Notes
The depositors describe the entry as "Cyanobacterial RNA polymerase elongation complex with NusG and CTP". The RNA, together with DNA, has 94 modelled nucleotides. Among the 6 different proteins in the entry, which are not shown, are Transcription termination/antitermination protein NusG, DNA-directed RNA polymerase subunit omega and DNA-directed RNA polymerase subunit beta. Primary citation: Qayyum et al., Proc.Natl.Acad.Sci.USA (2024), "Structure and function of the Si3 insertion integrated into the trigger loop/helix of cyanobacterial RNA polymerase". The entry also models magnesium and zinc ions.
Context: bound to proteins that are not shown
RNA sequence: AAAGAGGAGAGGUA
DNA sequence: GGGCGCATGCTGCTCTAGGAGAGGTACACGGCGACTGCCC
DNA sequence: GGGCAGTCGCCGTGTACCTCTCCTAGAGCAGCATGCGCCC
Numbered sequence: 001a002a003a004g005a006g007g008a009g010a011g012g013u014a
Numbered sequence: 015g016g017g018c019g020c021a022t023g024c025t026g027c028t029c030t031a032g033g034a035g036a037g038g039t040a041c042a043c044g045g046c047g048a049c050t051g052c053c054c
Numbered sequence: 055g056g057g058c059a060g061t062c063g064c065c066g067t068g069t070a071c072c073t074c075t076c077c078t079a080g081a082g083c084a085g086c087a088t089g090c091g092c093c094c
Base pairs, nucleotide, nucleotide: 005078006077007076008075009074010073011072012071013070014069015094016093017092018091019090020089021088022087023086024085025084026083027082028081029080030079042067043066044065045064046063047062048061049060050059051058052057053056054055
C1' cells in the first nucleotide's frame, strides 16, 4: 500500500 | 428566417421483488426401506 | 385379522491439469436532449 469474486456452458491432455 | 416553447423518443435511477406456471414434458440404472391393494 | 406382493421414492456412480465465451434482474418512472411547430 494493492491486487483478481463467484457461477454456468463448450473443447482438450495424461 | 430565427429564437423560443412544447411534444417526444432515448436512456439512466430506482426499487423491489418474487408469488406461479408457460411447456420446453415425455428423457439411466441398481439397491434398499416404507407404505398400501386384495385375498385367505 | 394377517398378511404377501407390489410399487414409489431416495441414495450412489476414479484422479490431477490446460484454453475460450457469457453472466451477475427486469420493469416502471422521471430527466434529458432532440425535432418540430409557433409568433414576430